[PDB]
Context: one part of a larger RNA, bound to proteins that are not shown
RNA sequence: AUAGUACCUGUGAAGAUGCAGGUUACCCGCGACAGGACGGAAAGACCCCGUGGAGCUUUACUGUAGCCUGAUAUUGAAAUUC
RNA sequence: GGCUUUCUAACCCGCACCACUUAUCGUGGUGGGAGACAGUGUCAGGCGGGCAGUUUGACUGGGGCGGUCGCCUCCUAAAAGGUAACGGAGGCGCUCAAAGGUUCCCUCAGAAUGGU
RNA sequence: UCAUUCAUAGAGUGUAAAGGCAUAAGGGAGCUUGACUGCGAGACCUACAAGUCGAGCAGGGUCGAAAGACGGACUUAGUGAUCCGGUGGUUCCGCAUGGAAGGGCCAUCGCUCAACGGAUAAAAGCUACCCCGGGGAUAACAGGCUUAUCUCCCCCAAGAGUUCACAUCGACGGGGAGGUUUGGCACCUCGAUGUCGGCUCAUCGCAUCCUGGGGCUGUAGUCGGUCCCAAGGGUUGGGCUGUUCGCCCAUUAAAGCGGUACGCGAGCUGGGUUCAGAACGUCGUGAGACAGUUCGGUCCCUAUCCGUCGUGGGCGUAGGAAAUUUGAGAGGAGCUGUCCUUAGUACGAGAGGACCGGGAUGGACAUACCUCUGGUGUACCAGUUGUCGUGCCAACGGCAUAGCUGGGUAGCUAUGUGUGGACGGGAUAAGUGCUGAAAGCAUCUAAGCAUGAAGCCCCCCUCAAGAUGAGAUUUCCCAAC
RNA sequence: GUUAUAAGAUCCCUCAAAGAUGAUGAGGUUAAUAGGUUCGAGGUGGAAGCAUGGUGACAUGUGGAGCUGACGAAUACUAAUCGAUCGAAGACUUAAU
Numbered sequence: 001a002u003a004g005u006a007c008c009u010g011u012g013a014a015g016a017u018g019c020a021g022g023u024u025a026c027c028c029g030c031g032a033c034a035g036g037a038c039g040g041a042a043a044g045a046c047c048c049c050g051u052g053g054a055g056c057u058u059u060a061c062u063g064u065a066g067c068c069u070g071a072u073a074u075u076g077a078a079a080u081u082c
Numbered sequence: 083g084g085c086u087u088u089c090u091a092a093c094c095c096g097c098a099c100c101a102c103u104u105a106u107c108g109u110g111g112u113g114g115g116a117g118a119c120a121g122u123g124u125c126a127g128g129c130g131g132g133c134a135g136u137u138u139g140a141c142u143g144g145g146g147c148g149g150u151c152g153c154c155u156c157c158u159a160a161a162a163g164g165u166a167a168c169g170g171a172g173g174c175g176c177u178c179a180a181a182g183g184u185u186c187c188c189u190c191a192g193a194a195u196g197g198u
Numbered sequence: 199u200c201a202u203u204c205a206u207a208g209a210g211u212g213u214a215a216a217g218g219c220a221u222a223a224g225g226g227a228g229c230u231u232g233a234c235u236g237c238g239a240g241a242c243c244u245a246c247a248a249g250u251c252g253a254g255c256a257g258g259g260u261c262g263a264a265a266g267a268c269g270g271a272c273u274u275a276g277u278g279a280u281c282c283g284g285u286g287g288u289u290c291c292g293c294a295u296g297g298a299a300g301g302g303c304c305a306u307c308g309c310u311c312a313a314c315g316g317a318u319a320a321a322a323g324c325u326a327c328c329c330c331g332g333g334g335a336u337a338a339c340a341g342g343c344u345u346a347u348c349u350c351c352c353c354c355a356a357g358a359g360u361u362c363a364c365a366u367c368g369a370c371g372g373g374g375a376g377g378u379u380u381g382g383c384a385c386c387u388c389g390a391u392g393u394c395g396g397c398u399c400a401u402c403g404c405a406u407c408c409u410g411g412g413g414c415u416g417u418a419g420u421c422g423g424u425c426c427c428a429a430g431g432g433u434u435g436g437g438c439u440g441u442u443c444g445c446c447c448a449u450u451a452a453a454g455c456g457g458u459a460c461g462c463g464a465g466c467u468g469g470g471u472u473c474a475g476a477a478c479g480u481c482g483u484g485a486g487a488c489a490g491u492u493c494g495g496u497c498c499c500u501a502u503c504c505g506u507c508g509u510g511g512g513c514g515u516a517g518g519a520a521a522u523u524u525g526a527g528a529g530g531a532g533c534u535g536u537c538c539u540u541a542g543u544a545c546g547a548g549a550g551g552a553c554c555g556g557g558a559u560g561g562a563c564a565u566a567c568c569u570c571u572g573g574u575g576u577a578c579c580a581g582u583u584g585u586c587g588u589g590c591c592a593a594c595g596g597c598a599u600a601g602c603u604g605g606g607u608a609g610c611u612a613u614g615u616g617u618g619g620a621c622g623g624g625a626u627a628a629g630u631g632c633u634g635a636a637a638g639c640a641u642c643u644a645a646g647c648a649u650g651a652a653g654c655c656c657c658c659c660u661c662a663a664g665a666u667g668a669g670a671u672u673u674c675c676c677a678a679c
Numbered sequence: 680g681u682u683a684u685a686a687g688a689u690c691c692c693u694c695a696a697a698g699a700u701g702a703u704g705a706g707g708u709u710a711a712u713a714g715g716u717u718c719g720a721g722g723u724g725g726a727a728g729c730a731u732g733g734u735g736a737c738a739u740g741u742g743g744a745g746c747u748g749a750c751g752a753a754u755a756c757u758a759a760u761c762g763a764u765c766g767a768a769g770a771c772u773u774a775a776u
Stems, first nucleotide, its partner, number of pairs: 003017001006023005026512008035504003039499002047333004052329002054325004060136005066129009076089004081084002094115002097113006139151003148168001152174006175314001176212001177271002182230007190208001192204005210219002213276001215274003234257004240251003246315001259268003282308007290301002340387001341385001342383003346380001348376006357367002394469001395467003399461001400458005407432003410427006434448005475493004479488003513664001517675007527661004533561007545550001563618005571612004578605005583598006622656003629649004676769001677682003687765004691707005712758003715754005721747003728741005
Other pairs, nucleotide, nucleotide, family: 002018cWW003004tSS011016tWH014341cSS014342cSS030699tWS034501tWS037464tWH044046tHS046337cWW047144tSS048336cWS051317tWH057484cSS058060cWH058483cWS061131tHH065130tHS075118tWS075120tHH076091tWS076118tWH080085cWW090117tWS090118tWH091117tSS092117tHS093116cWW093120tWS103107cWW130132cHS136321tWS137322cWH138323cWH141168cWH154214tWS155215tSS158167tWS159166tHH160165tWW172214cSS173275tWS175277tWS175312tHS177181tWS180182cHS180231tWW180233tHH189222tWH191205tHS197199cWW207208cSS207209cHS207220tWS209222tWW218223tSS221223cWH232258cWH232268cSS236269cWH238253tHS239252tHS243248tWS255269tWH262264tHS262265tHS278311tHS278316tSS279311tWH280309tWH292299tHS318320tHS323485tWS325327cHS326472tHS334338cWH336388tHS337388tWH339391cWW345346cHS345347tHS345377tWS347377cWW347379cWW354370cWW355369tHS356368tHS358363cHS359365tHS362416tWW363368cWS365423tSS376378cHS376405tWS377379cHS384385cHS391459tWS392393cHS392497tWW393470cWS394440tSS398462cWW404429tHS406408cHS407429tWH408451cSS409652cWH410651cSS411628tSS418545cSS418549tWW419544cWS419550tSS427627cSS428652tWS431533tSS432452tSS433453tSS433454cWH439443tHS440469cSS449453tWH450452tHS451533tWS451534cHS462465cHS468497tHS474495tHS482484tHS482485tHS509701tHS514668tWS518686tSS524663tWH525662tWS525665tHS526662tHS535620cWH540554cWS542543cHS542551tWS543552tWH544551tHS546548tHS562619cWW568611tHS568612tWH570614cWS575607tHS575608tHS579745tWS606748cWS607749cWH612613tSS612614tHS621657cWW625653cWW626651tWH628650tHS633643tWH633645tWS634644tHS635641tWH636637cHS636640tWH637639tHS643645cWH663665cSS664666cHS675685cSS683768tWW684767tWH686766tHS695697tHS697702cWS698701tWS706759tSS710755tHS710759tHS711756tWH712755tHH724744tHS725742tSS726744tHS727742tHH733735tHS755758cWH
C1' cells in the first nucleotide's frame, strides 16, 4: 500500500490478522465495549551526534562605544623661578 | 627645555540688557564672567562583557566525570612477517671529549677455606 | 682488603625490556679524533611524507710492524613538517646602468606546535527560555539474550540437639532450577512503543496463606514443628506517607508468593516524576547548577479491521409448516466460622482437653422477587410565600428548582423479602495395605486385589442440532399449465 | 419456469408482561388490544357551595367528603376498516419388505 483481515503454541529484526503446526469458524447487518492493529495526531522537546544555530556569563581570545591622560593645531603678551 | 604668576585680544558663556521682533530659537550690539585654559581636530598610552565577532578537541561498551593522545621494549600474537581492545607489564623527550676510533693485554659473580 | 681452590658466566654491558655478547660487545693501558668531506650498486620498510641498512669509489687522515679497522656508542627510544624570522658563507639573481636594499643556494638556530601529520600569530563557560538537521548507528521505560547478583531447591556431613548427623537445625565445601531483583549486552522501536502509585476490570502459574488428604516427630491431650499430595473456592477495613515497600490499630479460617508492556491512561485519576515562575541549603567569580528540598503548574481522539458483549436479516438442513424436544458440546456453581451434643468422656498428677459422628446457626458471595420494612415516584392528594392574570368577592390558572413543604399508587429498586453451594456415585494423588514372587527369607507390585483428597468425571443450574454429523416426537397441508 | 394457491404466516393496525431498532408476547369486530365510561383497590385527608358560631383570623356541620397516572373489573362508546404479500407439490442409487 491492495486486502476475502480468527485463536493458541512456536518462529522471526529477539512482542505476528498475513510465517509453521494445530485448534476454531455458515453469509450480511444493527446497538454497545475498548485488549490489539507497537491504533490517529506532531520528521522525539529526553539522550547522543553536526568541526549546526541562537540567548546568556566571565579573571576565554580578539575587538570596540565610551571615558581618562599626554603631545600638537586652533593659540596671543609679559614677567618669576628651575 | 620646563614650572609658576599676571594680562586681553583669539575661543567659550543653557549670564544680563538692547535691536531685528508681539519671539525663554537665532543673529548682531553693549556690559559682566572666564580665558590662551576650556572645547574641537589629529596622533599616542591606559581603562573598557557597556556592546560585538568568535573559540571552548577526540577516543569512550551512550554521554559526562576519570584516564589517554608522540616514541621505545616485552607478552597477548596461534614456531615467517603482520595482527585489536579503556588487554597484561615497563621505559623515552637523554647521556659520554670518552662511555668515540685503533692497537696491545686481560677475565667475572658466588661459595668454601684460612687470616686484626 | 689478601691468598688458595673450584666457578660457561649464575657478573658486567650509562639507561627500560628483549635479542645478543668470554671472536668478548665485559675490564685496563698507549696513542688518537673516522663523533671525517663528496657520494653511493643494491636492499629492507612503506598509502604518502618519512624511516632503515649498505658493499664500494674518490679526497684527506688516525691507530697498527703489517693484513687491516675506523663515516660515533652491543643493537633497537632520546623527537616535530611547512610557512616566517635570526646568523654565517656564497664564481647565483638583483627591475635603464654601477652599486645597494632584498631574494636564491649551502650551513645552522628559534616550537610540552606533547591533542606530538602540527586548523590561527592569537581563544573559556551556562541554557530548564532554547532552536534546526539527524540517529534506535547511541542512553533512560518496556521486550530479547545472559544469570554475576537475586528467589527457590538440592549433595556431603563436621556438628547442635543430656545420648543420637539426618524430630528440628545444619558449619566448611559442592550441584542445580527459575527468570519476579540490582545489573551486563545494545538486538526491535528516537518521520514518538506515555513513566510511578492508586481506581475499574480481571486472567494465569504453584514454589499453598486458609480450607481437604497424608508420612515423620524430641506427636500424651490441647497446640505445634517438618515434609508429601492438592490450584476447587476463598483470601480485610482503617492511621501515616504520592508512594511501591513498610510500621501501626482492629479483625479474619486465611489476611500466600509471582506472571500478564514491574496486566490494564484511544478505561479513569494525576498525588509523585523529565516543563516554563519562585524560595531555602549547597556549589559556582558568573550565567547558573544539584547523592537536595519547597509552594504552583492544560491528560486530545465521532472505533474502519480483528477481539468482546448483546441483538436481527439470509440461506442451508431433499416436501412445506405449528409445537414439544434429545444433548455432541459449552458456560455457571464449588468458600468457610461459631455454638450445642458426644463429653468434661479418651489423654493427662494436674493444668487442660479431643479425633470420629449427630444437630443448630451465621459471615462472605450468587440469584430471584416487591408481600413486608424503606427509597424514588416532574400528568396523585394536601398545605404555603411572592407576583401577574381569569373584571371584583369567592374559587382557580401562570411563573418562581416540580417555587417551597408534608405525604404517596404502579413501576424500578436494597439497606428489604425468599432460595443456593458442607450431598451422592465412579476413577485417582500423596499414602495405606492384602495376596505375592523374582531373591528359600522379606517385600504394597512384577502378575493380581483393595482402600484413599475441598482436587478429576458425573450428580445441581443455564445455553445448546449452523452438532453443515444440521438429530427426534406429535399434529396439520397436498396443482395444474 | 409461469399463474394462482394449502397448512402456515407476514405487511398494516390496537398494544405490553417485551423492547435502542429489529425481535418477543397480548390482540385486530366470530374482538376487551388500547382509550373513554361506570364501579373498585390503594393514596390523600375532610372539596366546592351552602348553613351555623365568631368583630375577625377561623371553627363546626352537610360528609371518611372531594379528588385520584400507571393497579382490578365490567361495558364495543372510540380506534384495531377494506385489503395486500410470501408460501409446498417432495431427486437419485442400493437393500429389507